[PDB]
Context: bound to proteins that are not shown
RNA sequence: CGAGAGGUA
DNA sequence: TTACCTCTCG
Numbered sequence: 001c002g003a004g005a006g007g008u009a
Numbered sequence: 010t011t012a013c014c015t016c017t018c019g
Base pairs, nucleotide, nucleotide: 002018003017004016005015006014007013008012009011
C1' cells in the first nucleotide's frame, strides 16, 4: 500500500 | 456501529 487474522472499549 | 491496537502475507 492492498488483503487476511487476533484483540480493546 | 463507531473508534482503538497488534500481526502476517504476497

An RNA, together with DNA: 19 nucleotides with solved positions. The entry also models zinc, magnesium and fe(III) ions. Keywords: TRANSCRIPTION, PEP, PAP. Method: cryo-electron microscopy, resolution 2.7 angstroms. The entry became public in 2024. The sample was in a buffer at pH 7.5.